[PDB]
Context: one part of a larger RNA, bound to proteins that are not shown
RNA sequence: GAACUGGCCGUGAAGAUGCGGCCUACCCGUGGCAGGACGAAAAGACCCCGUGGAGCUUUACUGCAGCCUGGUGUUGGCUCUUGGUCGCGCCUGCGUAGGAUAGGUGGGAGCCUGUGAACCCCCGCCUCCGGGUGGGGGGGAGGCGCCGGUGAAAUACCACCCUGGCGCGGCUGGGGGCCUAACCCUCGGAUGGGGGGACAGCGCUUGGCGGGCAGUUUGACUGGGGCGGUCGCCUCCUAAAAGGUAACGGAGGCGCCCAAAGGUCCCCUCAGGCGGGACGGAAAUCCGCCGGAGAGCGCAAGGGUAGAAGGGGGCCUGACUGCGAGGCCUGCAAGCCGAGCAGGGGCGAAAGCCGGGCCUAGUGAACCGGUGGUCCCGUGUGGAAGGGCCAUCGAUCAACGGAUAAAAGUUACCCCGGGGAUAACAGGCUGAUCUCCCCCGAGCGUCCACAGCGGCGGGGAGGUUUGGCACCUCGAUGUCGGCUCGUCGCAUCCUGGGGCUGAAGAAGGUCCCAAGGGUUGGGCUGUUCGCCCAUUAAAGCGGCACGCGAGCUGGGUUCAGAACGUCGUGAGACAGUUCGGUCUCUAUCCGCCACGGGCGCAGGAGGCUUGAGGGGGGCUCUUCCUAGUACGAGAGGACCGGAAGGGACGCACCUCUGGUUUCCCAGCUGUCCCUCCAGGGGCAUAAGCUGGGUAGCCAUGUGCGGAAGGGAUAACCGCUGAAAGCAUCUAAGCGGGAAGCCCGCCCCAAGAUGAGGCCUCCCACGGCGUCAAGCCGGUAAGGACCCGGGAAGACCACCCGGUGGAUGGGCCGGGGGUGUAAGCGCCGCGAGGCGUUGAGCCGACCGGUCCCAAUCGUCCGAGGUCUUGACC
Numbered sequence: 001g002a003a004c005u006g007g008c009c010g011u012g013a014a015g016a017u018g019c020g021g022c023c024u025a026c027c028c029g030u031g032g033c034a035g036g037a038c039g040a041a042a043a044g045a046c047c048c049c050g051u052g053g054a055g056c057u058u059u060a061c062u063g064c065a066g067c068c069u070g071g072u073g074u075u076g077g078c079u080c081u082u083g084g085u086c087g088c089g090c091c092u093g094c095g096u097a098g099g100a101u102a103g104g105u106g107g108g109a110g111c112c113u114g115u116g117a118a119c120c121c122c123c124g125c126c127u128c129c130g131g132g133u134g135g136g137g138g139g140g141a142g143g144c145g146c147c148g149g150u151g152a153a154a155u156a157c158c159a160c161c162c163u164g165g166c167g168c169g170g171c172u173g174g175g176g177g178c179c180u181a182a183c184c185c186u187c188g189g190a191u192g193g194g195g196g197g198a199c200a201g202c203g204c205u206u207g208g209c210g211g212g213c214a215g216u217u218u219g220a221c222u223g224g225g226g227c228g229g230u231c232g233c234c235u236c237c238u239a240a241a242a243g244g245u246a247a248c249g250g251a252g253g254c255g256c257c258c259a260a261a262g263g264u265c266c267c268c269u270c271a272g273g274c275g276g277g278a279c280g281g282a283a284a285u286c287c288g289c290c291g292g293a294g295a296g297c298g299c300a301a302g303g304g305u306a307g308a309a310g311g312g313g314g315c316c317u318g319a320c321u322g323c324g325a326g327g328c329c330u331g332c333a334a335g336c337c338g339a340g341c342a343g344g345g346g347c348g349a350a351a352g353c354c355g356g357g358c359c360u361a362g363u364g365a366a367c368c369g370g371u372g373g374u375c376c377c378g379u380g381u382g383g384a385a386g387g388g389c390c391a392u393c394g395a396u397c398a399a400c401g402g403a404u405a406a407a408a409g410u411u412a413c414c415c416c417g418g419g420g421a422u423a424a425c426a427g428g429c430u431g432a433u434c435u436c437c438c439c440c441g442a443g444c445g446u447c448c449a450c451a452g453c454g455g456c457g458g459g460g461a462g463g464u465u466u467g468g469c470a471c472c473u474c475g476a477u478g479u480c481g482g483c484u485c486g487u488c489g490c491a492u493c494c495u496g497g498g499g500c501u502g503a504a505g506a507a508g509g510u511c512c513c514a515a516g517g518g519u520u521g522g523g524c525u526g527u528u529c530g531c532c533c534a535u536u537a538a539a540g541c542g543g544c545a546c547g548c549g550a551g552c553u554g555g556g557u558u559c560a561g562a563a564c565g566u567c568g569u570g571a572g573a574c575a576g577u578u579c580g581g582u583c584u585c586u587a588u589c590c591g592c593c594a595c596g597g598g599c600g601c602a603g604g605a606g607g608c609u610u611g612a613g614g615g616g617g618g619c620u621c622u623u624c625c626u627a628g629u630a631c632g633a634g635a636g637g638a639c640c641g642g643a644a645g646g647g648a649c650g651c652a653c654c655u656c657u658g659g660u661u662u663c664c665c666a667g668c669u670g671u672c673c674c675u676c677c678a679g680g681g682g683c684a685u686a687a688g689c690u691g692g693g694u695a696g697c698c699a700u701g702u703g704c705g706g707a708a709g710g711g712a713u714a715a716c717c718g719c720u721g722a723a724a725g726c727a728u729c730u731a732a733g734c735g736g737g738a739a740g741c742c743c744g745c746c747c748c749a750a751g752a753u754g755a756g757g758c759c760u761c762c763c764a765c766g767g768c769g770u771c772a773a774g775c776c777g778g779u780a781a782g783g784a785c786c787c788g789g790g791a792a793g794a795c796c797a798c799c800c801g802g803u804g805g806a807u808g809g810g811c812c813g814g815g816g817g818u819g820u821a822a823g824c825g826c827c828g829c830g831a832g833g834c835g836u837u838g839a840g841c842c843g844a845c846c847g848g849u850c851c852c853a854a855u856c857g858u859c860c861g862a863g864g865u866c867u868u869g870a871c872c
Base pairs, nucleotide, nucleotide: 003017006023007022008021009020010019026598027597028596029595030594031593032592033591035590036589037588040584047419048418049417050416052415053414054411055410056409057408060216061215062214063213064212066209067208068207070205071204072203073202074201076179077178078177079176080175081174082173083172084171085170086169087168090165091164103161107157119138121136122135125132126131183196184195185194186193187192219231220230221229228248232254233253234252235251236250237249255400256298257357258356262316263315264314265313266312267311268310270294272290273289274288275287276286296305297304299362301360302359303358320343321342322341323340326337327336328335332401345354346353347352368394369393370392371391372390373389376387377386426473427471428469429468430467432466434462435461436460437459438458439457443453444452480555481553482552483551485547486544487543488542489541490540493518495516496513497512498511499510500509501508520534521533522532523531524530561579562578563577564576565574566573567572599751603762604761605760606759607758608757609756613748614747615746616745619647620646621645622644623643624642625641631636649705650704651703652702653701657699658698659697660696664692665691666690667689668688669684670683671682672681673680674679709743710742711741716736717735718734719733763864765777766776767775782860783859784858785857786802787801788800789799790798807853808852809851810849811848812847813846814845817841818840823836824835825834826833827832
C1' cells in the first nucleotide's frame, strides 16, 4: 500500500487481525464507548552526531571604527634660551718626590726680553686655595733650559694628540615669551573690527589603547554525552607453544646518560654462607674454606651473559670518510641488520678486530628560515643581489603521520541536516540489588521431646526497586500524581475451615487450606509513600506500557518571563528553591454496550415452551437467650444451639416521606398595549420576579435480595488396614470436613447450521420443467403495508386499537392543584374590607361518552424433493 481486517497461549526485530496450535464465529447495518490498530497530525523541539548554522560573552585569536600620539604638509615675524657635533682658537691636570703647584710622547744646546724686560698697584678667573693666572700697568734691560738628581717622566721652544671646561663660527635638534597675517570662532556693518592663533582643524605617515563592531577558532577516544582519564615510544602478561592479534583488560618505564660508561690488547672472576681477625658494629678492610651463578652489566622489564656482555690495566679516537651484495619488517613513508671493496688510520707478534655503548625506549615527515663550506646558476656583458649543493641548527608540531605563522566560552532565545548507528520514558534480555521461600541450623527460650526465636554459611523462586545491557520505536511508543472505570495474581488484611501452642476461659502467637465477596471518612503535602485524627470485621500486597490524557484533570516535572541562595570576569548555569505560563468539536477497522435488516431452520402459518450454553449474585457486625453455667482462686468469661436488630452494596417500586414539576392556580413591580374605568395581553430568560404544585421521572423515601438445601472436595480429623507378626488415615477401600467447587435462586438464551418440543390452523389446484429443485398466476391459514396511539421507543423494534370501535383528541363526572374568580351589593374620603364563595381557574392521574379523527382499500403469501424401514 492493498484487505476477504476475531479471542487466547506461544512465536517472531523482543507489544501479531496477517506466522503456529487451539478457541470462537450465519450475511449487512444503525445509535453509542473509546481498550487496540505501536491510531492522525508534525522528516523529535529532549539527547547525540555534522570538522552544519545563527544570537550572546570575554583578560580566546586576528582585524576595524573610534579615541590617544611622535614626524611632516597647510606654517609665518621677532626675541630669550639651550643641547649635541665638527673646525680652529683657548685651557687644564699636581705622591712623599727632581727644588716645586711638570696630562702624552717626540722635534731639543738653544731660547725668549729693549715687535718696552725681573718685583709690585688694583681688576680677572681657577685653585689639591701651595699656587695657578692674565687685562691693564707702576715697568727698563733681564729672566731662562740643561748640567745636579730617593721615584719612571724631565723640567726653555716648534708642533701634532688625551681628559674635562669656557670662547666663537658651522650643520643643526630641544625648550619658554611676545606678535598677526595664514587657518578657526564671532560682529543688524566686512577690501573691516574684536577673540583664539601658527596652537587647533585637516592630509600623509608612526606607534599605542581598542568586544563598540567584524571574521573565525574552541580536537578525538568514550558501553549516550559531559565531567574524569587517555593520546607517541620501550618491557611483561592477556596472545590460544610460528608471526600477528582487541577492550576506559592486569602491571611498569622512556623524552636521557657515558671523552669514558667508547676501540683494542693483556690480565682478572661474582653474590652469598660458615670460621678466623685491634679500633670495626649485620654489613669498611684482611685470611681461610664452601659457593655454576641467585652478582654485575648506567636507568624499567625481559631475553641474554663468567668459555663474558662483568672487574683492572696499556696504548689509543673506527662516537672515520666514499659506498654497499643481500635481507628482516612493512599499505605508504619509515624503522632495522649487514658481509664485502676503497682511501687513510687505531690496537695487536699475529690471526684479526674497530663505521660508539649486552640488546630491545631516550624520539618528530614536509614547508619556512639561520650558520658554515663548496665547486653550481648569476635575467645584454663582467661583477654583485639572491638562490642551489654539502654540512649542521630553530619543533611537549606530546591531540607526538605533524589543519593556520596566529584562536576561548554560552544559548532556557535558538535553527537546519541527520540517528533508534546513541541518552532520557516504557518494554525486552539479565536478576547483582530488591521481596519472598527453602537447606544446615550454633545458639536464645528455667529444662527443650513440644511454642515462638534464629548466627555463621548454602540453594532457589519471583520480576513489584535501584541498576546493567542498547534489541524494536527519534519521517514521535505524551512523562509523575490525582479522578473515572475496572480486571487479574496470591506471596491472605478481614470473614470461612484447619494443625501446633510455652492454648484454663476469653483473648493471642505461629503455620496450613482458601481469591467468593469485602477492604471506611478526614488533617498535612503536587505528591506515590508516609505521619496523624476518628473509626472498623478489616483499613492487604502486587500486575495490567510504574493499567487507563483519540476518557478528564494539569497540582509536580519539563520551553519562552521574573527573583533568591550558589557557581562563573562574562554571556549564562543548578535531580536547588520561588511566582506565572495554549492538553487538538466529526471513530474507517478490530474490540465493547445497545437495536434492527437479511437469509437460513427443505411443506406454510398463529400460539406456547425445553434449556445446551452463558451471565448476575456471593460481604458482614452488634446485642439478647443458652448462661454470668463450663473454665478460672479471682478478675474475667466460650464452644454448640437459637432470636432480634444494623452498616455498606444490589434490584425493583412511588403508598408514605422528600425533591423537580418551562405555564397547573395565585400574588407582585416597571413599561407599552386592548379601550377611558374595570378587566386583561406582551416583555422584562431560553419561566421577569415571588409563593405553591398533580402525573411522570426520582432518593433522603418503601419493599425485597445475599440464602436454605443437595452433592462432590481442600487443609485437616477419623474407620478399616497391610507391605513390615507390632504400628501406621493409605498403599486397596470408606466416613466426616471450607464464605470456596458443581447444583440450587434471578436473568438472557434453539444462528444449540447439533437451528429442538407441544397446541392449534391451511391445504396436496390450473398449466408447463413430459426430468435432479423447481416453475407462472391467482390463492389458502395467515401477514404485511396505511392509520389512532402507548410508563415501548433515537430511527427500527415491540405492544394495544382501527367503526361488529372506546385508540388518541374533545366534552362530562370524579381525583388533584391553587385558595374564596369576574360582575354586583354593602361600610370607608381613601388604600381597602365584607358577602356572594371553598369561589373561579384547572396538564398529564381514574373513568364515561361516537361529538372530531382511526373511511374506503392494496399488495405479499404453501400446494409440500428424494432416499428409507413399519401399515387400513
Shown are 872 nucleotides from a PDB entry: RNA (23S ribosomal RNA, nucleotides 2018 to 2902) from Thermus thermophilus HB8. It holds a match to the Rfam family "Bacterial large subunit ribosomal RNA". The literature on the family includes a 2001 paper in Science by Yusupov et al., "Crystal structure of the ribosome at 5.5 A resolution". Released in 2015, the model rests on X-ray crystallography data to a resolution of 3.05 A. Primary citation: Rozov et al., Nat Commun (2015), "Structural insights into the translational infidelity mechanism". The entry also models magnesium and zinc ions. The entry has 47 different proteins, among them 50S ribosomal protein L27, 30S ribosomal protein S12 and 30S ribosomal protein Thx. The source organism's lineage runs through Bacteria, Deinococci, Thermales, Thermaceae and Thermus thermophilus. Entry title: Complex of 70S ribosome with tRNA-Tyr and mRNA with A-A mismatch in the first position in the A-site and with antibiotic paromomycin.